[PDB]
Record summary
Primary citation: Acosta-Reyes et al., Embo J. (2019), "The Israeli acute paralysis virus IRES captures host ribosomes by mimicking a ribosomal state with hybrid tRNAs". Solved structure of RNA (IAPV-IRES) from Israeli acute paralysis virus, 207 nucleotides shown. It was solved by cryo-electron microscopy to 3.2 A.
C1' cells in the first nucleotide's frame, strides 16, 4: 500500500427512477501465422447512456471488526489430429468469464516430488489484394548455327534501316537536312505445353 461486508454519520443526498444484473437500440478500438515489403482485411470483445423485467446499497469523505497475508496467495485454465480416446502425436496471437486454502501417495503433518474434476467459451489460425517482382507471343533485313550443299521459314545476337531528343543551316511558317547521342514490342499473371510435318530441290562444266 491492497479485496468484499458491518453501522454511524454532511446544513451532503440518492429517489418522483436512482440503481447491479440479463438484453436491446448506438460509434471507436488487434495482434500474429506466411514471406520478402508498403499500408491492409476483419472480428470476439472493452467502454458509456437509453429503455425493459426480480432481489439491494450506492458511485463522495471518514473509523472498526467480518476475510488473505507480506502481495490478490499462482496455479487448473483452452483448440487441431488419433482404433494409444482413465492417453499420446502438438504452440500461432489476442478477449473476458470462476473453485478456492483442495482429497490422497512416498522419509506421511511445512518445504516439496506425483496424481482426480469443477462454469469457460467464442474468432480472422487464412480466403484475400494493389503493386514491383517475374513468364508470354508478337517480326525491320546481313552475319554465324543448325544442312553433303541451295533457297524457304526458327533461334540467338550485333551493327544500321526506323526512331527519340539534340547545336546548326534555312523560312514565314516547319519540312526536312546536317552531325551528334538513346534506343525492342506489347502482354500482366504464372510455366511445366503434344509441340507433330521439324519443307521442298541438287553442276553447261567434260565418263
Nucleotide at each position: 500500500c491492497a479485496u468484499c461486508a458491518u453501522u454511524c454519520u454532511a446544513u451532503g443526498g440518492u429517489u418522483a427512477c436512482c440503481c447491479a444484473u440479463c438484453a436491446u437500440u448506438a460509434g471507436a478500438g488487434g495482434a500474429a501465422a506466411u514471406u520478402u515489403c508498403c499500408a491492409a482485411u476483419a472480428a470476439a470483445c472493452u467502454c458509456u447512456g437509453g429503455u425493459g423485467u426480480a432481489a439491494g446499497g450506492c458511485u463522495u469523505a471518514g473509523a472498526g471488526u467480518g476475510a488473505u497475508g507480506g502481495u490478490c496467495g499462482a496455479g487448473g485454465u483452452g483448440c487441431c489430429c488419433u482404433a494409444u480416446u482413465u492417453a499420446g502425436g502438438g504452440u500461432g496471437a489476442g478477449g473476458a468469464g470462476c473453485c478456492u486454502c483442495g482429497g490422497u501417495g512416498g522419509c506421511a503433518g511445512c518445504c516439496c516430488c506425483a496424481c482426480c474434476a469443477a462454469a469457460u467459451c467464442c474468432u480472422c489460425u487464412a480466403u484475400u489484394g494493389g503493386a514491383u517482382a517475374g513468364g508470354a507471343a508478337c517480326a525491320g533485313c546481313u552475319g554465324u548455327a543448325c544442312u553433303g550443299g541451295g533457297c524457304a521459314g526458327u533461334u540467338a545476337c550485333a551493327g544500321c534501316a526506323g526512331u527519340c531528343g539534340u547545336a546548326u543551316g534555312g523560312u514565314a511558317a516547319c519540312a526536312c537536312a546536317u552531325g551528334c547521342g538513346g534506343c525492342g514490342u506489347u502482354c500482366c499473371g504464372a510455366a511445366a505445353u503434344a509441340c507433330c510435318a521439324u519443307g521442298c530441290c541438287u553442276u553447261g562444266a567434260u565418263a